[PDB]
Context: bound to proteins that are not shown
Molecule: Mitochondrial Precursor tRNA-Ile(0,0)
Organism: Homo sapiens
RNA sequence: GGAAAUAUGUCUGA
RNA sequence: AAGAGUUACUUUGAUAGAGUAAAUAAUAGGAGCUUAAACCCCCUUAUUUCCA
Numbered sequence: 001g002g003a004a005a006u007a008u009g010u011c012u013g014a
Numbered sequence: 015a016a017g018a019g020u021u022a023c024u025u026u027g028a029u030a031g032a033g034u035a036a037a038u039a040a041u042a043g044g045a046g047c048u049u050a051a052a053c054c055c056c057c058u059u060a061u062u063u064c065c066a
Stems, first nucleotide, its partner, number of pairs: 002064006010018003020036005042058003046054001
Other pairs, nucleotide, nucleotide, family: 013015tHS026030tWS040049cWW045055cWW047053cWW048052tHS049050tHS049051tHS
């Protein structure tokens, strides 16, 4: 470099 | 959505196991699509595995 991933500021989680 | 949480007051008569209040941002940060929930995608940022 181009892809391929995720990101819950209290914790679970919708 | 909802739970467990949090802070300030009430000298609480045995459920204070309460009562008044405060904060509470569709889940990294900004956009389109929309809304019932939303989802779905664009851009930006933080970590990661791959390239004679």